[PDB]
Context: one part of a larger RNA, bound to proteins that are not shown
RNA sequence: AUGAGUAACGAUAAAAGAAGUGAGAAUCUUCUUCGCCGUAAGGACAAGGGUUCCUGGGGAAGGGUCGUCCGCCCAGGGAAAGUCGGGACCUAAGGUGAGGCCGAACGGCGCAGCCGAUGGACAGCAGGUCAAGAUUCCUGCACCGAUCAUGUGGAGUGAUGGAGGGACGCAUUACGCUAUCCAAUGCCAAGCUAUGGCUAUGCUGGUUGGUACGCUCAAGGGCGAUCGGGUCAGAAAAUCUACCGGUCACAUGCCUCAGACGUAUCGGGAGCUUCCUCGGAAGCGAAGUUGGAAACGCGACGGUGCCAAGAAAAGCUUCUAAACGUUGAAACAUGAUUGCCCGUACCGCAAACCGACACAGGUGUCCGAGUGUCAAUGCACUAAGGCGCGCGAGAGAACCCUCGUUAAGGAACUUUGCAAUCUCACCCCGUAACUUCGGAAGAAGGGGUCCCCACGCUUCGCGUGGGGCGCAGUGAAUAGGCCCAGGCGACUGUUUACCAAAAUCACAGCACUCUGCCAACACGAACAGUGGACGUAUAGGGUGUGACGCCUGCCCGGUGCCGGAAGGUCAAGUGGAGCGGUAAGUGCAAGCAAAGCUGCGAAAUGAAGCCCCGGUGAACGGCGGCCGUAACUAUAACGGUCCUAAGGUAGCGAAAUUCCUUGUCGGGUAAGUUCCGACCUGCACGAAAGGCGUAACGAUCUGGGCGCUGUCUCAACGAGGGACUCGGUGAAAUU
Numbered sequence: 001a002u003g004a005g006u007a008a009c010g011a012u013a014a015a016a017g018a019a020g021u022g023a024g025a026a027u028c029u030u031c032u033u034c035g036c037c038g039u040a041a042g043g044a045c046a047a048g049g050g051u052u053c054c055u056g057g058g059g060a061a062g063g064g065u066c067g068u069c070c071g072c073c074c075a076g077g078g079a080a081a082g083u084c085g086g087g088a089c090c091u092a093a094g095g096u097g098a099g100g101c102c103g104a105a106c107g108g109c110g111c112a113g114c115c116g117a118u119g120g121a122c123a124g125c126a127g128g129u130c131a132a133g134a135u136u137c138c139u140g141c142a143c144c145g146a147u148c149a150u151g152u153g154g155a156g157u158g159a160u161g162g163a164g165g166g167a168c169g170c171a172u173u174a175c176g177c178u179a180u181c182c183a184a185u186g187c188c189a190a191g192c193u194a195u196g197g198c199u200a201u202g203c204u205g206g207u208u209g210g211u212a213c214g215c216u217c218a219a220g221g222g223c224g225a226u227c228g229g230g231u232c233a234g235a236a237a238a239u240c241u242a243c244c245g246g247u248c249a250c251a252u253g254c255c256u257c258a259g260a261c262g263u264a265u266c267g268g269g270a271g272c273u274u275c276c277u278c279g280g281a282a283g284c285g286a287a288g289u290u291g292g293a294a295a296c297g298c299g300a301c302g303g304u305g306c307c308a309a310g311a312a313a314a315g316c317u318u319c320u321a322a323a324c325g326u327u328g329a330a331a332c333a334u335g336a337u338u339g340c341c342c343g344u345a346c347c348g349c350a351a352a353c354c355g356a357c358a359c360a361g362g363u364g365u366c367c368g369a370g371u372g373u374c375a376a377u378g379c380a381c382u383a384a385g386g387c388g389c390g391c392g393a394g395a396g397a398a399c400c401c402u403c404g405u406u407a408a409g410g411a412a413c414u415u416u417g418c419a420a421u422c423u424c425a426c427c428c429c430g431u432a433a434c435u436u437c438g439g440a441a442g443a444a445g446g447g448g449u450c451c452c453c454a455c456g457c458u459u460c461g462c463g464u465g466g467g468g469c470g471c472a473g474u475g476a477a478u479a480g481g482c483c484c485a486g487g488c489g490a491c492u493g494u495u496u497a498c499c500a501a502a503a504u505c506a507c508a509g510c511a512c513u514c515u516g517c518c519a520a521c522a523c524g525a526a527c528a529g530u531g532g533a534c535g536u537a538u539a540g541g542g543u544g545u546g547a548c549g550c551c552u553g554c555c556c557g558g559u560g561c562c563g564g565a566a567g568g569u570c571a572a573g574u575g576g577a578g579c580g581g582u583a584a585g586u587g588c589a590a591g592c593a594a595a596g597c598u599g600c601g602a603a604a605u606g607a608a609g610c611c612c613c614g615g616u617g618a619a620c621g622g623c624g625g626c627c628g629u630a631a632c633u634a635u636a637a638c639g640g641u642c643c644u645a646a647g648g649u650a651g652c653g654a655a656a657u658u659c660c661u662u663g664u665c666g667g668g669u670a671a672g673u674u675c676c677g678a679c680c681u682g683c684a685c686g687a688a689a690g691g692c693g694u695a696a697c698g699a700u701c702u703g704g705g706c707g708c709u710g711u712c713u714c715a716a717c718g719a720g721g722g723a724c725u726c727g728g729u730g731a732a733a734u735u
Stems, first nucleotide, its partner, number of pairs: 001735001008729002015033006035387003042367004048347002053077006062070002082143002084343004089120002094115003100109003125140004144339001146337007156324002163317002169306005175299003180293005187206003191203002210265005216260002218256001221254001224248002227245003234240001271284005353362002369382004391727004399722008408713002412711001417708001426448004434439001436547001450468008469473001481706006488698002493505001509545004514540002521531003548693004553623003558620002561615004567611002574604001578600002581597002585592002624642001626640003629636001651685001663679005
Other pairs, nucleotide, nucleotide, family: 003004cHH003733tHS005730tWS007730tHS010360tHS013387tWS014034tWS015388cWH021068cWS027065tWW027390cSS036041tWS038369tHS038384tHS039368tWS045365cWW046348tHS047348tHS048346cWW052352cSS054131cSS065390tHS077132tSS082123tSS083123tSS086342cWW090313cSS091312cSS093116tHS097112tHS099110tHS119312tWS120313tWS124141cWW126209cSS129134tWH153328tWS153330tHS155329tWS158322tHS159320tWH162240tSS162318cWS165315tHS166313tHS166314tHS178295tHS179294tHS188269tSS188286cSS219255tWH219299tSS222253cWW226246cWW237320cSS268287tHS270285cWS296377tWH307308tHS309310cHS327328cSS328329cHS347352tHS349363cWS398723tHS407713cWW414416tHS417707tWW425449tWW430444tHS431443tHS433440tHS435438tWS437438tSS439695tSS458461cWS470472tHS473475cSS491507tHS494504cWW495501tHS495502tWH496500tHS502503tHS509546tWS513541cWW516537cHS517535tWW519532tWH520532tHS524526tHS537539cHS553648cSS556619tHS560616cWW569609tWW570608tWW571606tWS575603tHS580598cWW583593tWS583594tHS584593tHS587589tHS595596cWW623646tSS629637tWW644645tHS650686tHS653655cWS654679tWH668674tHS669671tHS687690cSS710712cHS
C1' cells in the first nucleotide's frame, strides 16, 4: 500500500422544542415534557489513584462524529477536631528476638521482651455553611487527661501479685420503647378550584432534633455485708482473694432507655422586603393532636435449649514489701492555663480503582421510603436522587439476533419432545407401591380465592348468604411439567480457575496394621527445633471398601511381613603358619643369608541380610477340560483322572462388565439392534480392586406415558437492535 470507505462507532434504560452563547453545534448550559432504575445504573466508610475537587481561560492532543463540552491541559484557591481512625497503652497468627541452641559461609531455631491489624480500651450533641469542606470553621451548652490557686477534708499515698473487670458460643426467643412510615382530610401556612361537577372536614408541604432541671407514669436487669479458723508455697507480705463454720439472708430496695407535660436555643414548609430582577444572599419566620405497625436497634453480661462444649494483654476497682511519710496528703468542688504527628478534599457495586483504551467484567461494611401481595433486603409501579449508557437520521429488502402472535394433528424433527411451551402464589378436598413407618408429593387430580351489601368474630380480613360485571377474576408481574421403570452411587458437599462437574473424589461405618516415646511418621545442610503434644490407645497415622440389610469363601506355591534361627555362604576387624625382595656377611661359583626393613597371602573367629521351616490373605495375586450311561431331541444325577491352589459356595449373569447374534421369547408398539422381565452358551462375573438388595436423593444416564407446546408436515407475519443508505472517524489477521 492492499484487505476500504466496508466492518465497527461497544447490552436494544427512545427522544424533542425554545432560549443563551459562538466563527462553526441533533450529542453545552437554562427552561418545558416524557423515559429508565428505585434495595437498583442512591448515598456514607475502608482499600486504591495519589490530586480526579472549585474558579478563571485555552482547546492542537484524549474521550473509536462534532463540541465556546468533560473526571484534557494551564494558573490560582482549597481539605483547622484534647473529644471520628491509629501511635503516644496493649494483644493473637506471624515477624523479630542480647544470652543460648546448631550448621561449611550467607543462615536458622529460640525464652523474656519488642513489633503488630479486622481486637480491647476508648472524652459531646444539634445546626449553619462560601464557588469547593466539616463531628475538624462558625453558634450554644458539655466532658476527659495534665498543671497552678483556694476551700472542704483535716488524713496517709502506694509497682507488682491476685480477685472483680476484657473471656464476647450458636440457634431461638417473651414484654417495652425507638429510628421510620402510614392513617384519622385534628392543626398551621402560601393559595387554588373553568375543563363536567363540588365550592365543602376537596388538594400541596410541614405534621420537633439535642442538652440541663421538675416526690410524675413506666417495660426490665444485678443481687449484699460482716466475724472466725486453718494444710508448709495465688514466692514472702496481705484491713485482697481462693476454702469452710456462721448470722440478717420470701416481702422489699437500687437502675433507667424512652414517651407525655414546661423553660432557654438550633431547625422549620412557605411568604414578605432589598441588589440582581434568570442564577443567589440576609432578616423576619406558624403549627407540631390521636391511633397502628415497627430493625438480629435501643431496654441487657437477657432468658431457654443444645453442640464440634467455642483467645490474650493493658487501663480501671482494690491491695502490699520497700519507699515517701506520722495536725493538713490523696481526693472532691470552682476558676484559669493548657493537651503532639499522620489518616486530610473526590469517587466508593466509580468510565478518574484493577483488567492496555471512559468496554455489558471484578469489587467489603452501613443506611436502605410508599402502595399492591400470606410475608419478604421477590416482583411491579412511584419518593429523594441519579441516569439517558457520546452518534444520529432515512428506507425500515433478504438475512442475523430476540420476543410475540400461530389454524389441524400434536410428536412424527432430532443423537435426545435438548430448545421452547405448558404447568407455574395461596387455601381447601384428597393423596399409591415400598419402607431402616423420617420419607416418598406443597404429589397426581378438582374447585375457589372479583366487587358490594348484611350478621358475627371483629381495627389489616375471614366465614356464611345474596346480588352484579367480565372472554379471563393470584384477573399485570414474580412463578416446580409431572409420573413410572432399570443400572450406578447412599444421601449434603466438592472437582478439571475459560470444551469433561460425570455412578469422579469425598462421606459417617467397618476391618487390617504400627507404636505405650524427647514414638512410629513428617519438614529438617542442622543428635537443633517443630508438627503429632500440652494426646498418650474403641489415641493417632497408613491402607481397602465405603450408609444401611444378609453375607464377608479356596490357595499364602510365589512376592512382602512376622516368628522360628540344629545348619551354610559373605565385609571390616583379631590373628598363626607360609611365600617373596633387599643385602651386610659368607662364598671358587651357583647359592644361602644377619638387621633389620616392607608386601603377598590367610586356618580359627565374624553382625545385619540371604539359603531353610511355619503362619497371617477385608497384604500383592490367582480362583477347568476330557472319557462313560439313559434322556423321543437336548440336560444331567455321579465316577475316573490331569496341574493339583480352586472348579469355586450365596448372588448378579447380552448387565455398562457375553465381540462372533438385532441371541431365545414375553411386556410394550401399526412397526422397534433402545428399554424392562426371564432361558442362559457372562469369549475375559464374583465375597472385598466387596456380591447382591434397597428407602430417599443424586442440576445425572436410558426408555415409556400423560397434560402441554409447530422442532415436524409447506412454516408465516409483526416488532426492536444490526444489516441497506447518508455525514464523520475509520482498524484487521492476511496478501
Released in 2014, the model rests on X-ray crystallography data to a resolution of 8.7 A. An RNA structure (23S RIBOSOMAL RNA, nucleotides 1275 to 2000) from Escherichia coli, in which 735 nucleotides are resolved. The entry is indexed under 30S RIBOSOMAL SUBUNIT, PROTEIN-RNA COMPLEX, PROTEIN-PROTEIN complex, RNA-RNA COMPLEX, RIBOSOME. Crystals were grown from: MPD, ethanol, magnesium chloride, ammonium chloride, spermine, spermidine, MES, pH 6.5, VAPOR DIFFUSION, temperature 277K. Lineage of the source: Bacteria > Gammaproteobacteria > Enterobacterales > Enterobacteriaceae > Escherichia. The 2003 paper behind the entry is "X-ray Crystal Structures of the WT and a Hyper-Accurate Ribosome From Escherichia Coli". An Rfam search finds the family "Bacterial large subunit ribosomal RNA" in it. The depositors describe the entry as "Crystal Structure of a Streptomycin Dependent Ribosome from E. Coli 70S Ribosome". Among the 50 different proteins in the entry, which are not shown, are 30S ribosomal protein S5, 50S ribosomal protein L17 and 50S ribosomal protein L3.